Shown are 23 nucleotides from a PDB entry: RNA with a sequence from Thermococcus kodakarensis KOD1, together with DNA. The PDB entry is titled "RTX (Reverse Transcription Xenopolymerase) in complex with an RNA/DNA hybrid". Choi et al. published it in Proc.Natl.Acad.Sci.USA in 2020: "How a B family DNA polymerase has been evolved to copy RNA". Protein in the same entry: DNA polymerase. Keywords: Reverse transcription, proofreading, 3' to 5' exonuclease, Thumb, RTX, KOD, Reverse Tanscription Xenopolymerase, REPLICATION, RNA, DNA, TRANSFERASE-RNA-DNA complex. Crystallisation conditions: 0.1 M sodium cacodylate, pH 6.5, 2 M ammonium sulfate, 0.2 M sodium chloride. Released in 2020, the model rests on X-ray crystallography data to a resolution of 2.5 A.

Context: bound to proteins that are not shown
RNA sequence: GCAUACGACCA
DNA sequence: TGGTCGTATGCC
Numbered sequence: 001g002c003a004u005a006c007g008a009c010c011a
Numbered sequence: 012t013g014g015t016c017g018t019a020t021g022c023c
Stems, first nucleotide, its partner, number of pairs: 001022011
Other pairs, nucleotide, nucleotide, family: 001023cWS
């Protein structure tokens, strides 16, 4: 720098 | 049912 997952919040 | 923001972690 790219990329994945979701955590938290909000609807 | 759909969004943002942020966290831990793997690559080429």